[PDB]
RNA sequence: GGCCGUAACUAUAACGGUC
RNA sequence: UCGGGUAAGUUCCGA
RNA sequence: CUGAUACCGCCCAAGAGUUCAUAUCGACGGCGGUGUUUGG
RNA sequence: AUGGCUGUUCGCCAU
RNA sequence: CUGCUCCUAGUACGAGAGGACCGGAGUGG
RNA sequence: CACCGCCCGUCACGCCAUGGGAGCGGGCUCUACCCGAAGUCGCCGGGAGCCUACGGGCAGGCGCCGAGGGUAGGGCCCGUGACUGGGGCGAAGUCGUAAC
Numbered sequence: 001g002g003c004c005g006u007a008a009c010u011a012u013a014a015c016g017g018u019c
Numbered sequence: 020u021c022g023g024g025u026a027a028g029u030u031c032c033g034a
Numbered sequence: 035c036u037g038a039u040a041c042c043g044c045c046c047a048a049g050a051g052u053u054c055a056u057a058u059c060g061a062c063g064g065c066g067g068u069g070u071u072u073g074g
Numbered sequence: 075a076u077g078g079c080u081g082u083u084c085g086c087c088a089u
Numbered sequence: 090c091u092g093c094u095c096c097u098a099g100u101a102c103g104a105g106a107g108g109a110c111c112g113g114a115g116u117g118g
Numbered sequence: 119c120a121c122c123g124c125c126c127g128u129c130a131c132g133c134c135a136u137g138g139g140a141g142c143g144g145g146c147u148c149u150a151c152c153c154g155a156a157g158u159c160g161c162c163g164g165g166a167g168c169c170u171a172c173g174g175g176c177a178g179g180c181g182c183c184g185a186g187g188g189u190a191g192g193g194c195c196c197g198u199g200a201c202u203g204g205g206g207c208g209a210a211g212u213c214g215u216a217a218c
Base pairs, nucleotide, nucleotide: 001019002018003017004016005015020034021033022032023031035074036073038072040068041067042066043065044064045063049059050058075089076088077087078086079085090118091117092116093115094114095113096112102107123218126214127213129211131208132207133206134205137202138201141198142197143196144195148191149190150189151188152187153186157183159181160180161179162178167176168175169174
Other pairs, nucleotide, nucleotide, family: 005212tWS006013tWS006014tHS006212tWS007129tWW007130tWW007211cWH008208tHS009131cWS011130cWS012130cWS013014cHS013015tHS013211tWS013212cSS014127cWS014128cWS014212tWW015212tWS015213cHS015214tHS016213tHS022200cSS024028tWS024030cWW025027tHS026088cSS027077tSS028030tWS029084cWH033200tSS037038cHH037039tHS037069tWS039069cWW039071cWW046062cWW047060tSS047061tHS048060tHS050055cHS051057tHS055060cWS080084tHS098110tWH099100cHS099108tWS100109tWH101108tHS103105tHS103106tHS124217cWW125216tWS128212cWW136203cWS136204cWS140199tHS145194cWW146193cWW147192cWW154185tHS155184tHS156184tHS158182cWW163164tWS163177tHS170173tWS199200cHS215216cHS
C1' cells in the first nucleotide's frame, strides 16, 4: 500500500491474519 | 444521497 | 458514394390473451423501405 | 405552451 | 384553429356509477 | 466454572435512548417611521348654514391624544429542522491484546 477472515437481525468491523 | 430555499433549483447553501 | 448499424414496414406463427394465434401483443427465424442515428 | 435547473440540443420537474 | 356551456337529454345506453349520437343556441382562448 | 481466567479500543449488528444547531414559522417582552376609528379635549365656527333676548348656543371644520394596521430590526420560549454529534447495556460479530 494491498489481499483475506471476524461481535447480538442484517449491513459495517474496533479485532485477527497475511504479502 | 439527505436537508434548505422554489409552484418547479443539472447552479447555490448545510451535511 | 454506401446502409453494415439505426429507424419504419411487411412474411411465417410456437406462444399470451380464462377459453381463442393475429382486439392487443408475439418467440425462433425471414424480406424489404427510408436516408434519419452509429459508422465505412 | 409558459416557466424552474443547465451553454445545452435533450432531458427531468412545476403548471 | 379550436375550448367551454346550455338545449336535445339527465333521455338512448346503464345494475348502479355515469352518460351520448345527431342537430342547434351562446360565450371564449 | 478460578490464566484454556479476566479484559480494552476501533469498526460492525442487537434491546434502548438522545443532544447540539444555521435558518424557516409562531408567541412574550419592544424600538423607529408611515397610516389611524370611536371619543374626550383644544382652536375656528367666517356676507358658508340653523337658533337667538345679540350675550351666546348647535351644525360643521381643523388639531392633539388615541384602539388598531403597515415596513424594517430585536426578545421570549414553543415547532420544524437539510447539518452535525453520537451514549448505557449485550451470551458466539471484526482486527489486534492495552490493562489485571
This is an experimental structure of RNA (Helix 69, 71, 89, 92, 95 (Large Subunit); Helix 44 (Small Subunit)) from Escherichia coli, with 218 nucleotides shown. Taxonomically the source falls in Escherichia (Bacteria, Pseudomonadota, Enterobacterales, Enterobacteriaceae). The PDB entry is titled "Models for ribosome components that are nearest neighbors to the bovine mitochondrial initiation factor2 bound to the E. Coli ribosome". Primary citation: Yassin et al., Proc.Natl.Acad.Sci.USA (2011), "Insertion domain within mammalian mitochondrial translation initiation factor 2 serves the role of eubacterial initiation factor 1". It was solved by electron microscopy to 10.8 angstroms. The reconstruction used 121,742 particles. It holds a match to the Rfam family "Bacterial small subunit ribosomal RNA". Its family is annotated with ribosome and structural constituent of ribosome in the Gene Ontology. Clan: SSU clan. A reference for the family is Yusupov et al. (2001), "Crystal structure of the ribosome at 5.5 A resolution", Science.